[PDB]
Context: one part of a larger RNA, bound to proteins that are not shown
RNA sequence: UGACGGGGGCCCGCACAAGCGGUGGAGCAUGUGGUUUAAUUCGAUGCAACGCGAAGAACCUUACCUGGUCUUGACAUCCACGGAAGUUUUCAGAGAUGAGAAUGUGCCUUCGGGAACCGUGAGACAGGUGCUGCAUGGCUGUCGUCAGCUCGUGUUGUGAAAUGUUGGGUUAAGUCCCGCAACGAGCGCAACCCUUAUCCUUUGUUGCCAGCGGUCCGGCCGGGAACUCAAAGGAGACUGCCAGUGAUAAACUGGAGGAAGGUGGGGAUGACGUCAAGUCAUCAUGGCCCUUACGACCAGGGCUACACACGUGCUACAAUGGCGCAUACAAAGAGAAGCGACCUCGCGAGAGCAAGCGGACCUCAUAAAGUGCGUCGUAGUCCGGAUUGGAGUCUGCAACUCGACUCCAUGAAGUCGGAAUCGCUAGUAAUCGUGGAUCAGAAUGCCACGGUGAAUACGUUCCCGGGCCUUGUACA
Numbered sequence: 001u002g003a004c005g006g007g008g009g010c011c012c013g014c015a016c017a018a019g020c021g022g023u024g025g026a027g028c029a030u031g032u033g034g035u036u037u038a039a040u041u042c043g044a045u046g047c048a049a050c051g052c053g054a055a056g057a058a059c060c061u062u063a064c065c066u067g068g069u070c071u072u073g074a075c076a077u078c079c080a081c082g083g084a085a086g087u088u089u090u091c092a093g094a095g096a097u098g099a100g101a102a103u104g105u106g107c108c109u110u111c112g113g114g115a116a117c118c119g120u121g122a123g124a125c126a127g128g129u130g131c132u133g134c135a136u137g138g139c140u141g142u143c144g145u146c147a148g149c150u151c152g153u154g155u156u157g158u159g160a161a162a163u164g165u166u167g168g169g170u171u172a173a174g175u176c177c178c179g180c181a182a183c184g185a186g187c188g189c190a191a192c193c194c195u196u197a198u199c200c201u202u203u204g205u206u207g208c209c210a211g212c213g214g215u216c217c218g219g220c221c222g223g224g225a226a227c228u229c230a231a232a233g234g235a236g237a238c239u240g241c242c243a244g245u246g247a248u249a250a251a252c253u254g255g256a257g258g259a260a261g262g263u264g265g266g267g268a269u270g271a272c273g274u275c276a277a278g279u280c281a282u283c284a285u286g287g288c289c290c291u292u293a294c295g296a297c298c299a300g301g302g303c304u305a306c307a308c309a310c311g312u313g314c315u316a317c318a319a320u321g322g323c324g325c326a327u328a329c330a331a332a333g334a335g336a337a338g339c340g341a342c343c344u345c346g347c348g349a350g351a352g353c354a355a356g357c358g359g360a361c362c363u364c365a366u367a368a369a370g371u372g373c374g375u376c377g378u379a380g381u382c383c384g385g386a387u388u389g390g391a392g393u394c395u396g397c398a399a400c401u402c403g404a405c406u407c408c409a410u411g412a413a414g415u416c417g418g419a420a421u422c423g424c425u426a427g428u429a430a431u432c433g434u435g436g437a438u439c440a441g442a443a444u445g446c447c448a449c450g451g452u453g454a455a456u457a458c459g460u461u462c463c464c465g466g467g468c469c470u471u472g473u474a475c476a
Base pairs, nucleotide, nucleotide: 001476002475003473004472005471007470008469009468010467011466012465013464015460016459019424020423021422022421026315027314028313029312030311031310032309033308034306035305042053043052064301065300066299068297070295086103087102089100127290128289130288136284137283138279139278140277141275143273148187149186150185151184152183153182154163155162156161167178168177169176193267194266195265196264198235199234200233201232202231203230204229208224209223213221238261241255242254243253244252245251317417321376322375323374324373325372333364334363335362338357339356343352345350383414389408392405393404430452431451432450433449435447436446
C1' cells in the first nucleotide's frame, strides 16, 4: 500500500421488501454424478461444470473394444527403375491387399531420357485427440457495466509511498458543480456504433389500390401514383424552453410543446486483470515418449445401459378446462443434393403425377391464443398420458441392440408437491403457436418471430453481489 474483520459509517444492485409464475412432489427428455462391462471417449465441475464443447452417437465426425492386416505404411518431400495415368470387367475373402484378358503411350527428344499417378527397397522421415492450458501462441466464463483504473509535471516525506483521485451538492457512472497542493491528461464511463419509435425526400416492380373505366368481385387490369410497404438519403430528442429547488453551482424535480423527456425501448459495447481458470482432445506448440506401434484397415458391439441421485428441461394433475363445427389478427425465416404448387389412392404416416420459385411473383405455410353454438358437470372424469401388443410409412447400403410419423387398445400416476430454491416490473413476468441451424435420417436442447399480456414495491430492517469513508490485525 493491500487483504480481511460474528468491526463501524453510508450507499447501491430482483440483493433485499410486496405480487405474479415454475421447479422439488406425477409421467417423458438429456447431460452430468454411481454402477456394469470389451465400449460405456477427451476435456468441463460453486458460481463461472451438469440440453457443458455436442449446431443435433443407429454400423460409420468413435476417439472404446473386440477378431484379421500396415513397415517408408492409409496421407507426404528425395535417387531409380517398372509403369501413362485412367477407363473398366472375372474369382473368395469381414475389408485389408494379394493373380487374370483389352483401350490407352500422352506436351518433348546432338534419342544416357523426361511430368505427375500405381512399386517395391535402403534408410531421412511420414505421422502421434497419447498427456502435460503447471511452459505456452490463440482463442471463452468470470467478477461485471462493476466503477474505478493509471500516467505526464507539481507539493510532503530518509522512504514504504501520500495529494492530485481524500472534502460539501448530483448523477447510471471519476457523469456533472462548489472545495482543494495541486495542475492535466488517459483508460475507464458516457457517447459514436446497430434494431424500434414522429416527419421529410429518391423507385414505383414482383410491394398498395386513394378515383377511376371494366367487369369472372381476384389489385385483378387500364391506371394512378398519394397512401398500407419495401431499399437509399436527412430531420427529431439535444434540460431545447416556464415554476421551483439547489451555496446562485452542479443536479434534480413539477410544466408547454414534442410520436417519443430527462440515458425515449434493446443491443454491441466488458476498464487494467484473478482464477498457473478452460481449451495441447479445436489448430500452433516448448516439450515426455511411439514408431514392425498407442499409431492408416474392415466388421460387429458401445457412447442411448441400470439395483440410484442431481441439474436443466417437456407433460399434467382440469371447468381461465376437454370434445364436435364454422373462422379474425402476425412477424422473424428456408429453398435447386431444395422449397413443392396443384390432380387422384389411402381415416394416415407415406406411395404416384407433378407448375412455379436461386426467388417483394413459385413452394414451405391452415398459426395458436381469441372469438360464435352443443356435449363431459367434480368423476382419476370425455383430464392426464408412462406401458406395451399386432398392421404401414419413411430417411437411410441395412432402422435388434438404438430413430420419426401416423392408423387399431390398454388409460399407470400426477388431483396443488416437505424441507429448499428460481424467474419477472411491462409488451416484463405468464401464456400461445411459427421457422432455421446443425442433417439423409432424431429437438421437451439452441437460435431467433410474433398474438393476448398483469403486481407489487411502504421501504432497505434481514440473505446474495457491489461501490465510497472509518477502526483493528499477529493475514500478503
Tethered rRNA, nucleotides 920 to 1395 from Escherichia coli: 476 nucleotides with solved positions.
Entry title: Structure of a ribosome with tethered subunits.
An Rfam search finds the family "Bacterial small subunit ribosomal RNA" in it.
It was solved by electron microscopy to 4.18 angstroms.
The reconstruction used 34,852 particles.
The source organism's lineage runs through Bacteria, Pseudomonadati, Gammaproteobacteria, Enterobacterales and Escherichia.
The entry has 47 different proteins, among them 50S ribosomal protein L2, 30S ribosomal protein S5 and 50S ribosomal protein L30.